[PDB]
RNA sequence: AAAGGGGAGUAGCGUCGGGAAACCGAAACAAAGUCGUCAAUUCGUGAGGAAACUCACCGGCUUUGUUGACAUACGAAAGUAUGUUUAGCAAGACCUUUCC
Repeated sequence: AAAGGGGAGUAGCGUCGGGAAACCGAAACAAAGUCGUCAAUUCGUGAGGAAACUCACCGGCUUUGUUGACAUACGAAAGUAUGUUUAGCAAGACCUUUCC
C1' cells in the first nucleotide's frame, strides 16, 4: 500500500432549524426487513439445534403507514389538504490476509 474486520455507516466532517457566538434541537407508534452502537476499543442477551439455522427479547437503520412539531395554501373558526422533519463524505490505533 490493497481487501476484509474495527465501522448497529462507530467516531469525525458535513446537512437542515434556532443562536452573534459558545452551544442546543433533528422526536413518538406499529410492521416487515436488515444489522449489533454499548463490549479484552473483537464478540447484541437468552433458549433450542449435530450443524446450517430457528425462536423470544433489547437496540440502530431502511421502507410503508400513523402521531407530534414546523412551513404553505384554503377556512370566520373548528380545522383540512400538501409537504418537510441529518442528503452526502467517511476514519485511525488495532486484528486477519496479501506484495515486484
Molecule: Lactococcus lactis yybP-ykoY riboswitch
Organism: Lactococcus lactis subsp. lactis